An RNA from Vibrio phage ICP1_2004_A, together with DNA: 119 nucleotides with solved positions. The entry is indexed under IMMUNE SYSTEM-RNA-DNA complex, RNA BINDING PROTEIN/DNA/RNA, RNA BINDING PROTEIN-DNA-RNA complex. It comes from the structure "ICP1 Csy-dsDNA complex (form 1)". Released in 2024, the model rests on electron microscopy data to a resolution of 3.54 angstrom. The sample was in a buffer at pH 7. The entry also contains Csy1, Csy2, Csy3 and Csy4, not shown here.
Context: bound to proteins that are not shown
RNA sequence: CUUAAAGAGUCAACCCUUUGCUUAUCUUCCCUAUUUAAAUGUUAGCAGCCGCAUAGGCU
DNA sequence: TAAGCAAAGGGTTGACGAAAGCCCTTTGTCCCT
DNA sequence: AGGGACAAAGGGCTTTCCATTTATTTA
Numbered sequence: 001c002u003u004a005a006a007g008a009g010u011c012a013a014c015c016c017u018u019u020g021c022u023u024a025u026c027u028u029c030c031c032u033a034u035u036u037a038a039a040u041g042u043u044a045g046c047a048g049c050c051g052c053a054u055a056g057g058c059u
Numbered sequence: 060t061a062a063g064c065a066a067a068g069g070g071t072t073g074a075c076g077a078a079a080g081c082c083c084t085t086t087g088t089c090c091c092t
Numbered sequence: 093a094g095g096g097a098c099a100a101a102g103g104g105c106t107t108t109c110c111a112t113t114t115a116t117t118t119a
Base pairs, nucleotide, nucleotide: 009075011073012072013071015069016068017067018066023062047059048058050056076109077108078107079106080105081104082103083102084101085100087098088097089096090095091094092093
Other pairs, nucleotide, nucleotide, family: 010074cWW019065cWW022063cWW025060cWW041042cWS046047cHS051055tHS086099cWW111112cWS
């Protein structure tokens, strides 16, 4: 040392038929954006093949 | 900014019971001949 | 020496007695 000890909750389904949102309407007037910045870091593999290229070279 | 936003039809059913009473059976306990 | 009675102890089956609110209801 636990209201400790322990347990199948399973199944099935037509929601659906229909609809006029209409009628107008003045946004409106006024305004200093601004001042100065290192683009740092590209310190990143390309016309290429000498290359079975996925190992090693040259302008 | 103003005036008006629907109706019927149904809404599941099945299991989910402890204790007293009534008989039936079995095996502790005891018996002689 | 052992089946038969004496009776307890489990065990299956058989009623039973119900009647209140049936909730509403979500943070």